Shown are 1114 nucleotides from a PDB entry: RNA (S4 rRNA; S3 rRNA; S2 rRNA; S1 rRNA) from Chlamydomonas reinhardtii. The entry has 38 different proteins, among them Unk3, bS16m and bS1m. It was solved by cryo-EM to 4.2 angstrom. It comes from the structure "Small subunit of the Chlamydomonas reinhardtii mitoribosome". An Rfam search finds the family "Bacterial small subunit ribosomal RNA" in it. Clan: SSU clan. On this family, see Yusupov et al., Science 2001: "Crystal structure of the ribosome at 5.5 A resolution". Its family is annotated with structural constituent of ribosome and ribosome in the Gene Ontology.
Context: bound to proteins that are not shown
């Protein structure tokens, strides 16, 4: 100084899982009566009513554990490596095929093929 | 400003594998439409009577779309177009997953990275579009409030026959050896008691007397130590048996706990083991 | 009167308790600890230097007595609740006692307590009929009752068990304990009026009561329910269940005397049913595992006492609780089911993993949540990986 | 009975002048040795005591000795009243007690010194003494030596000092001068492992550098 | 002027209880490791704690007319 | 030679659960 070297059980970040639901019960305004701070005046407190309500096209947003994973996203500790675990340059090869497995889609028709139609009306006419 | 499924007409239904369905595989990457001017003008086509045009045949024009596509390069291994081979599949066991309103399930749409390549991926955005729902009915808790000896939080606590072995036990035939009581022999030194065999003075007898009173051979109950009989308390050696403990890895079932046959003080029976059979308590196991 | 200047040496400690921290060594080894323990690769205990606390000609281990220890309690525990009230009573002990205890006469009292005599719903053999294939049990399956007559039904007998409702968080007892009735019978306890003037408590000692079992002795036995054989959840089952059923459960006599025999609440007095607690006699405890074995008493005897202890353990226990459990319940929720669609596993493509092999098929992703995952895109290049052939340290 | 002080001596020793042993009286306190009142380690796996196990009477219990008076016990013998105790007897463990050390105190457990008692390798026993025996007297035991075996000596729980065991135990010291004891009439006399100095060793109080007056 | 009561850590997920075990006190040894042994006044103090075990030697009661 | 005087002092705890030891009154 460079590693795509190696440690996810050294690790920051980041996310998986199901713990699939909870995410409204709380304020705030305004009246009324009263009272705590400061040499003409706010807020503060304190009984008790009324209303305002609570963000987005409806999901996202709060959320417990599993050394769950990832040093090949960077990073980075600690090994290691440095005529070669550093580059380039051609061409492969990362896509290969007894088998097995997961994931999708296509069908096995008649509620269908097929071929016209009008080219039927959206999501979508904004700088 | 830009779809589809669909509505609306046609065609099709033979086990045809059908005009379903579209996977392999060969081969090839071709076609027009539009319409202008000027000459000329009243031609083309049947059968044995017919029929298409008033526009036929020459120039010159002339658009528009076509070119396989993007890529340097498409064989492995892109994608496009259009031929031709036309597989299996005729609805899928056991098992099972998913989701109860604009949901499935079908329909396209358009957006990402992207020269192109997403037909199926993914993410979005709308067209149609219903079937269906409440008995612990598992589950996943919660809420709770009845029990545990559980925190490593029931894979725990914790259970015994046993196993190899280590340790004081307890116990013990006995080798006995330390003491005593008695049965007699003893029974030593000693010896209570019993002795005048003594022996001498004191003092009294005027010279043998006299001696109450000091000294001395003498038996002997009684008294160890000892020994074959025959008790007692005490000690270790220890044959030999058995039990308590202690022990990381040998092991065979459920006692114990809501705790799974509700268990136990209590007296006898059955069992390779942990038990368990009754028959009054106690409820100091649960729990409605 | 006379002058000059100054703190050793070591020993044990340094996680807490208990004043005192670090480096390297070794990583449940070599160790150390008086307890809690600390090392199971970064040791504030172990190995050895530094450093630093106590004691100081000392120091630390080891004992050994006393406290601390109220841990044998008089000052000074206590005893349903860790351990700790004897199964209960009679009881001139000993100690504490200036109205308690006890008979009488009436009012009330029942499962108090023994013996006699009668009675029962109901029991199950068995004497003839009725009447022909089911009983019997059980979460549920198996021996049998039966082809001779089963459950059963009629109606007889039999012969003793228990007193089925009343009947109760009722009673009487000193306690176990007592639950057909009549009657003999002895009590007993309560209140009323009256006698007595401590005769009262308490039990070391002794002695009796004393549920069920068990054992001698008679015999017979309605139901009950240990062996013996049969069968069932299971792999062996001896057990729980299903089948029949001896002694014993029944009687009368004896022995036995233990026991969660509990109010775990000693007993008695004085206060208002005590765990509210002061006495007067007591009985038992003294950290846990060890309580069996000798020995003496009783027996017919299982053993029923009384009874310590060796010998280790640093806890073994207790009670509210606060959490995981449910093979213990009631309220709420979630296509959570049984209610419906549509799928998957059948074919074939795509696709993504494993295994195979290639010179490399680059690498991670690993059951659920990995397998259209990193890859929202590999024709070269992305690209780390192979084959050749330079290249710089 | 034991000591001190007195009085006496028909004694013996000293005396250029007198006192001491040595015998006896008798004043003084004394000790000794009995005896009863209580105190006192658990153990019922010690429950009756194998015994005169208690009491009355005889008697034996080895001396009179000052005026009114004076003189123990089963200790042994024998009768005889039949009772006497029941933490009564057997065990086995211990010398008690004040101390010391602690607690605050009640307690509760190794010494210091020093009160008593006990024993002296074991076990009988007796003489003198007023009263018995740790280096006095006799006999049996167990040990240690020797004997030519026949038999005798001897006995550190007194000082030092050996040897075993133990974790551990000290100088074969000096001296009678202090004391106290014993003895002795000279003579600061003899003698004492008592004591008193002094050593080793554990606590401990309690100083410590030399140098010079 | 009468001179008179010390706890803590340990037991559990954790609180109190139960009653134990340890350590801090004090006193006690020819304890027993390690280190000093200057020197001198002293005080005490060893129950050879233990064998009431077996003693070599040598010395502890002699004193006096 | 012979005779007088020399149980006081010093160690230990075998044995003793009671003539011990202690205290406390009174003696023949």
């Nucleotide at each position: 100084a460079g590693c795509u070297c190696u440690u996810g059980c050294a690790u920051u970040g980041c996310u998986g899982a199901a713990u699939u639901u909870u995410u409204u019960u709380u304020u705030u305004u305004u009246u009324u009566u009263u009272u705590u701070u400061u040499u003409u005046a706010a807020a503060a407190a304190a009984a008790a009513a009324a209303a305002a309500a609570a963000u987005u096209u409806u999901u996202u947003u709060u959320u417990u554990u599993c050394a769950a994973g990832u040093c090949a996203u960077c990073a980075u500790g600690g090994g290691g490596c440095u005529u070669a675990u550093a580059g380039a340059g051609u061409g492969g090869g990362c896509u290969a095929c007894a088998g097995g497995c997961g994931u999708a889609u296509u069908a096995c028709a008649u509620u269908g093929g097929a071929c016209a139609c009008c080219c039927a009306c959206a999501a979508g006419u904004u700088g | 400003c830009c779809a589809a499924a669909a509505c609306u007409g046609u065609c099709c239904g033979a086990a045809u594998a059908u005009a379903c369905g579209g996977a392999u595989u060969g081969g090839a990457g071709u076609a027009a439409a539009a319409a202008a001017a000027a000459a000329a003008a009243a031609u083309u086509u049947u059968u044995u009577a017919a029929a298409a045009u008033u526009u036929u045949u020459u120039u010159u024009u002339u658009u528009u779309u076509u070119u396989g596509c993007u890529g340097a390069a498409a064989c492995u291994a892109g994608c496009c177009u259009c031929c031709a081979u036309g597989a299996a599949g005729a609805a899928g066991g056991a098992a099972u997953c998913g989701c109860g309103a604009g949901u499935a399930a079908u329909c396209g749409u358009a957006g990402a990275u992207c020269a192109u390549u997403a037909g199926c991926g993914c993410u979005a955005c709308g067209g149609u579009g219903a079937a269906g729902g409440u008995a612990a009915c598992c589950u996943c808790u919660a809420u709770u409030g009845u029990g545990c000896a559980c925190a490593c939080a029931u894979u725990g606590c914790c259970c015994g026959u046993c196993a190899c072995c280590u340790c004081c036990g307890a116990u013990a035939a006995u080798a006995g050896u330390a003491u005593u009581g008695u049965a007699c022999a003893g029974g030593a030194a000693g010896a209570a008691c019993u002795a005048u065999g003594g022996c001498u003075a004191c003092a009294c007898u005027u010279a043998g007397u006299c001696g109450c009173g000091g000294c001395c051979u003498g038996g002997a109950a009684c008294g160890u130590a000892u020994g074959c009989g025959u008790g007692a308390u005490a000690u270790u050696a220890g044959a030999g048996u058995u039990g308590g403990a202690g022990u990381a890895a040998g092991u065979c079932g459920u006692a114990a706990c809501a705790g799974g046959u509700u268990g136990g003080g209590g007296u006898a029976g059955g069992g390779g083991a942990a038990c368990c059979u009754g028959c009054u308590c106690c409820a100091g196991a649960g729990u409605c | 009167a006379u002058u000059g200047u100054u703190u050793g040496a070591a020993c044990a400690c340094c996680c807490c308790c208990c004043a005192a921290g670090c480096a390297c060594g070794u990583g449940c080894c070599a160790g150390a600890a008086g307890g809690g323990u600390c090392g199971g690769u970064a040791a504030a205990a172990c190995g050895u230097g530094c450093g630093g606390u106590g004691u100081c000609a000392g120091u630390a281990u080891a004992a050994a007595g006393c406290g601390u220890c109220u841990u044998g309690a008089c000052u000074a525990g206590g005893c349903a609740g860790g351990c700790a009230g004897c199964g209960c009573g009679u009881c001139u002990g000993a100690g504490c006692g200036u109205g308690u205890g006890a008979a009488c006469a009436c009012u009330u009292u029942a499962a108090a307590c023994g013996u006699u005599g009668g009675g029962u719903a109901a029991u199950a053999u068995u004497c003839g009929g009725a009447g022909g294939a089911u009983c019997g049990g059980u979460c549920a399956a198996a021996u049998g009752a039966g082809a001779a007559u089963a459950u059963u039904c009629c109606g007889g007998a039999u012969g003793g068990a228990a007193a089925g409702c009343c009947g109760a968080a009722g009673g009487c007892g000193a306690a176990a304990g007592c639950a057909c009735c009549a009657a003999c019978a002895u009590c007993a306890g309560a209140g009323u009026c009256a006698c007595u003037a401590a005769a009262g408590c308490u039990u070391c000692a002794a002695c009796g009561c004393g549920u069920a079992a068990g054992u001698u002795u008679g015999g017979g036995u309605a139901g009950c329910g240990a062996a013996c054989c049969g069968g069932a959840u299971u792999a062996g089952a001896g057990a729980c269940c299903c089948g029949g059923g001896u002694a014993g459960u029944c009687c009368a006599a004896a022995c036995c005397g233990u026991c969660a025999a509990c109010a775990c609440a000693u007993u008695a007095u004085a206060g208002u049913a005590a765990u509210c607690u002061a006495u007067a006699a007591c009985g038992c405890c003294u950290g846990g595992u060890g309580a069996u074995a000798c020995g003496g008493u009783g027996g017919c005897a299982a053993c029923a006492c009384u009874a310590u202890a060796a010998a280790u353990c640093a806890a073994a226990g207790c009670a509210a609780u606060u959490g995981g459990c449910a093979g213990c319940g009631a309220u709420a929720g979630a296509g959570a089911u049984g209610c419906g669609c549509g799928g998957u596993g059948g074919a074939a493509u795509a696709u993504g993993c494993u295994g195979u092999u290639u010179a490399a098929a680059u690498c991670g992703a690993a059951u659920u949540u990995a397998c259209g995952c990193g890859c929202a895109a590999a024709a070269u290049c992305u690209u780390a990986c192979c084959a050749c052939u330079u290249u710089u340290u | 009975u034991g000591c001190u002080a007195g009085g006496u001596g028909a004694c013996c020793c000293a005396a250029u002048a007198c006192g001491g042993g040595c015998a006896u009286c008798g004043g003084g306190c004394a000790a000794a040795a009995c005896u009863c009142g209580c105190g006192u380690a658990g153990g019922a796996u010690u429950a009756g005591c194998g015994a005169g196990c208690u009491g009355g009477g005889u008697c034996g219990c080895u001396u009179u000795u000052u005026u009114u008076u004076u003189u123990c016990a089963g200790c042994g013998g024998c009768c005889c009243a039949u009772g006497g105790c029941u933490u009564a007897u057997c065990c086995u463990u211990a010398g008690c007690c004040u101390g010391u050390c602690u607690u605050a105190a009640c307690g509760g457990u190794a010494c210091u010194a020093g009160g008593c008692c006990a024993c002296g390798g074991u076990g009988g026993c007796a003489c003198u003494g007023a009263a018995a025996a740790g280096g006095g007297g006799c006999c049996a035991c167990g040990g240690u030596u020797c004997u030519u075996a026949u038999g005798a000596a001897c006995c550190c729980a007194g000082c030092a000092g050996u040897g075993u065991u133990g974790a551990a135990u000290u100088u074969u010291g000096g001296a009678c001068a202090a004391u106290c004891g014993c003895u002795u009439g000279a003579a600061c006399g003899g003698c004492g492992g008592a004591u008193c100095c002094a050593g080793a060793u554990g606590c401990u109080g309690c100083u410590u550098a030399c140098a010079a007056a | 002027a009468a001179a008179u009561u010390a706890g803590a850590g340990u037991u559990u997920g954790g609180u109190g209880c139960u009653g134990g075990c340890u350590c801090a006190g004090c006193u006690u040894u020819c304890a027993u490791g390690c280190g000093c042994c200057g020197a001198g006044c002293g005080g005490u103090g060893g129950u050879u704690u233990a064998u009431a075990c077996a003693c070599a030697u040598g010395c502890g009661a002699g004193c006096u007319u | 030679a012979a005779g007088g005087c020399c149980a006081c002092g010093a160690g230990u705890g075998c044995g003793u659960a009671a003539u011990a030891c202690g205290c406390g009154a009174g003696u023949u």